The depositors describe the entry as "Structure of the translating Neurospora crassa ribosome arrested by cycloheximide".
This is an experimental structure of RNA (26S rRNA, nucleotides 1426 to 2324) from Neurospora crassa, with 773 nucleotides shown.
Context: one part of a larger RNA, bound to proteins that are not shown
RNA sequence: GGUAGUAGCAAAUACUUCAAUGAGAACUUGAAGGACCGAAGUGGGGAAAGGUUCCAUGUGAACAGCGGUUGGACAUGGGUUAGUCGAUCCUAAGCCAUAGGGAAGUUCCGUUUCAAAGGGGCA
RNA sequence: GUGCCCCGUGUGGCGAAAGGGAAGCCGGUUAACAUUCCGGCACCUGGAUGUGGGUUUUGCGCGGCAACGCAACUGAACGCGGAGACGACGGCGGGGGCCCCGGGCAGAGUUCUCUUUUCUUCUUAACGGUCUAUCACCCUGAAAACAGUUUGUCUGGAGAUAGGGUUUAAUGGCCGGAAGAGCCCGACACUUCUGUCGGGUCCGGUGCGCUCUCGACGUCCCUUGAAAAUCCGCGGGAGGGAAUAAUUCUCACGCCAGGUCGUACUCAUAACCGCAGCAGGUCUCCAAGGUGAACAGCCUCUGGUUGAUAGAACAAUGUAGAUAAGGGAAGUCGGCAAAAUAGAUCCGUAACUUCGGGAAAAGGAUUGGCUCUAAGGGUUGG
RNA sequence: ACAACCAACUUAGAACUGGUACGGACAGGGGGAAUCUGACUGUCUAAUUAAAACAUAGCAUUGCGAUGGCCAGAAAGUGGUGUUGACGCAAUGUGAUUUCUGCCCAGUGCUCUGAAUGUCAAAGUGAAGAAAUUCAACCAAGCGCGGGUAAACGGCGGGAGUAACUAUGACUCUCUUAAGGUAGCCAAAUGCCUCGUCAUCUAAUUAGUGACGCGCAUGAAUGGAUUAACGAGAUUCCCACUGUCCCUAUCUACUAUCUAGCGAAACC
Numbered sequence: 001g002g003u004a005g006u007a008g009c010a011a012a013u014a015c016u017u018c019a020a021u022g023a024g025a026a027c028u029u030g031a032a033g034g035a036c037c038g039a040a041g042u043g044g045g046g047a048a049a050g051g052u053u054c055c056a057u058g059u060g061a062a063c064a065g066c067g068g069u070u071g072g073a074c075a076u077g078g079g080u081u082a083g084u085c086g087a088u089c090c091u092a093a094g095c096c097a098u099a100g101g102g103a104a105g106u107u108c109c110g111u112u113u114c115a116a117a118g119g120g121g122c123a
Numbered sequence: 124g125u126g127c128c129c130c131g132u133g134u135g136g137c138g139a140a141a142g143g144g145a146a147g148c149c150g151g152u153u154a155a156c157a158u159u160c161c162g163g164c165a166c167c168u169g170g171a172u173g174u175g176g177g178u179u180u181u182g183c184g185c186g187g188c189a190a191c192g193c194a195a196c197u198g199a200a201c202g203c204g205g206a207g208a209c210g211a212c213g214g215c216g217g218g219g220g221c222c223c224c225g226g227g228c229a230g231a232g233u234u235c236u237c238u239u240u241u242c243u244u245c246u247u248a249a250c251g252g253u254c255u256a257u258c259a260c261c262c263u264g265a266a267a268a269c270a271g272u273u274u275g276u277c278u279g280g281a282g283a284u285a286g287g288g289u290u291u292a293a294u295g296g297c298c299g300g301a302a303g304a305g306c307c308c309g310a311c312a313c314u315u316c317u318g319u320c321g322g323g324u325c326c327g328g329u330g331c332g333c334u335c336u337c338g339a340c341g342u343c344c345c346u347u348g349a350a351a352a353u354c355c356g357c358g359g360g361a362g363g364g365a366a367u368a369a370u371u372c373u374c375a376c377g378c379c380a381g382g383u384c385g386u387a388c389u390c391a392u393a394a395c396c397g398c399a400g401c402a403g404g405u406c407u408c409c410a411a412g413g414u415g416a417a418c419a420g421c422c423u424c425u426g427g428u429u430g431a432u433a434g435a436a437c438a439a440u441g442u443a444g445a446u447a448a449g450g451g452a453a454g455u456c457g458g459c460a461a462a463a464u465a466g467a468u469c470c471g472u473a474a475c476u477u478c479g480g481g482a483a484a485a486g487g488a489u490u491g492g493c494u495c496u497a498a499g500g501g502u503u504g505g
Numbered sequence: 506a507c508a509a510c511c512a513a514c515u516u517a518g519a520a521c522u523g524g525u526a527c528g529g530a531c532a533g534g535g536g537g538a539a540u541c542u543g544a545c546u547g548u549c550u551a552a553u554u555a556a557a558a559c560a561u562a563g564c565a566u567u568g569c570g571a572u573g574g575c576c577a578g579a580a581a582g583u584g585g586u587g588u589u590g591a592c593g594c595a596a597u598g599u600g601a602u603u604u605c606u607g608c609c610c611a612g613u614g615c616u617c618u619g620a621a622u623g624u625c626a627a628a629g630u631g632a633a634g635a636a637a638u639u640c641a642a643c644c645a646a647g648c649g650c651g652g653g654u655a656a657a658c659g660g661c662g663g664g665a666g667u668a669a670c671u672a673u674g675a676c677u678c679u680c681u682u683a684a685g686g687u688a689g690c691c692a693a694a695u696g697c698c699u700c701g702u703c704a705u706c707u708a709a710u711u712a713g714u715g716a717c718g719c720g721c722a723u724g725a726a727u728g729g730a731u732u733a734a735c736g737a738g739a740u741u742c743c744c745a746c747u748g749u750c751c752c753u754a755u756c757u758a759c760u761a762u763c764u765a766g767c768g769a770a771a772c773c
Base pairs, nucleotide, nucleotide: 001773002772008767009766015033016032017031018030019029020028034429035428036427037426043409044408045407046406049389050388054078055077056076057075058074059073063071064070083166084165085385086384087383089143090142094137095136096135100109101108102107118130120128121127122126123125147164148163149162150161151160167381168380169379170378173376174375175374177370178369179368183363184193185192186191197362201358202357203356204355205354206353210343211342212341213340215338216337217336218335219334220333221332222330223328224327225326226325227245229243230242231241246304250299251298252297253296254295259289260288261287262286263285269279270278271277305324306323307322308321309320310319311318344348395404396403411423412422413421414420432765433764434763435762441759442758443757444756445755446754447753449751450750453749458746466490467489468488469487470486475480477601491522492521494519495518496517497516498515499514500511502509503508523527535744536743537742538741539740540739541738542736543735547559548558563599564598565597566596567595568594569593574586575585576584577583603730604729605728607661608660609659612658613657614654615653616652617651623648624647630641631640632639633638662680663679664678665677666676689723690720701717702716703715704714705713
């Protein structure tokens, strides 16, 4: 390349109206309506793991298996303040030095042993 | 930087962001941080060191019968003890939070009719005191006609009942903190700065309610459910210590300092692993209302989503959900699949048996709504 | 044995009422009669086997008193059991309870003693030799010999005759073994022949169940038999129930289908 613009893009109940933005709007935003999770939740926090994904501003291409004005994408800046939270301290299971003993040696055993092992006061 | 002393049983380190452990709470603040910043109000440790108070002129406090108390109230080596320090489960009692029911002050919703109605706010941190709260302990006294007493049968001549007290225990009441905060209404400012002012922020009840926690009991074990740092008490009596000033710096206040690193964000149907923005997997805390035995299912509130390529038709064959007259396993290797039974109350329950079970055996009857009636309690005064 | 002011749930009884419906949705056991097997609770082949397999309590056997038993290490002044001491540690089999657990030590293992005569290494001893070397005797453990041991591994027979109908053989003879399968149980998950024979179950049964037993090839901790309870174990039947079926029909959602966008792969 043919297959082939084909298989397919069918779990998790579900979306609609108006307006704005914009070259462009089913999946951007505001309002209104209709729904779902139904507290062992589609909520509010964290441990491990990740590492800037956090926030603002802006945006051509690529990515978001449809679109995209949107984004955990791209570009530039910003963001983490401790005597009281945690680490740091202690020891657990266990690991490694020391004294020693093996082993050709890389090293193995040993953790109190068959070791002269340490800790404080005065001027 | 050397000299002089005393003891010695014994002499290292690493290892937990869930074990042990000194000490911080409230309100406000940012586009993004908060027990960390700001304001207020505290606490601990370590080091210095003053005042006040306490003790002492025969040197180291008094009170109470006692349990013990008070603001202090010497304490060396060595030794003793406690805390740290510990299982699972069960019912019970106390407390915090949540839920529920009344009344009151405000605001919102509904109002054909009805509902003195439906809903929402009405809050109080760490910390410093003070008054109480199970067990237990002390004094008096001495019990059978045994008594006290728990839902649960334990206690008592090794001293019960009774009376009077001491004490461990707060997530309890009151005061401060603290209304000056926060919150809810209303009236005006305003160009922005978001500004000012006024009022309020209340009083009860109930419970096999839920969750956390504390306490006393109890059950189980051929299962008995860590260690260390660290802190405290006691025995001991070393040394020292005033009568003109010393002294406990375990009392109050006053002074100084607290180093280093982490701190954003996700914690998952898109921030982790699975080649990925994968229906998979990954530890844990908080857990509302109704129905109901119930963190069952179903519906709703706070909070959060409306994300998964869409539009139009409704052919076959599918996948998922279903219903079928009469028969009722004749289908099939086979009742595979589906249907049937199903909660609660009352009745009834066989063989067999290791006597514990079988047993929800088998098999029956009732169940709605409305209006009533009765029983099951507490408190104060006989 | 009263009076007054509070309290929120539970139970029971009775009228009335309704298209006799009422745990009105949700939620929510099908049951019985047996056979085979494992006692039960528990566990495993992640990703085809959850079981009757493993485990378990119970039973039994074996080793060991520490200079020890079992095990680790290249070695060690090394280590685990062991912070242990026979009611312990270590090694095995069987698998709750009930009732039992028979005979065989010839074979293979394990174990104990050797008085014993055998076999018998290196070192050592004696002899010959110039010596290398050879020869001979002695000679440890082991083997051999001898005893024990089967809840050690395992094993547990043929032929012929015979009872007054026939049939069968209590009985007898013989070969033979280490012993000849005892109590039990069975066409059983173990039986070829075999769809064994009889009965029951059905209208009909190679299925099921109860019996029978010369059992190719059942059998006692390689455990035998029986078992209440238990089982997402295997099997048969009965009641209920139903689209499994007679014999199909219909409905709904999402696809398939058409459209916009996007857009592969196996294979050749």

An Rfam search finds the family "Eukaryotic large subunit ribosomal RNA" in it. Gene Ontology terms of the family: structural constituent of ribosome and ribosome. The reconstruction used 196,154 particles. Ions in the entry include magnesium. The organism belongs to Neurospora, within Eukaryota. The entry has 76 different proteins, among them 60S ribosomal protein L25, 40S ribosomal protein S21 and 60S ribosomal protein L15. It was solved by electron microscopy to 2.7 angstroms. Shen et al. published it in Proc.Natl.Acad.Sci.USA in 2021: "Structure of the translating Neurospora ribosome arrested by cycloheximide".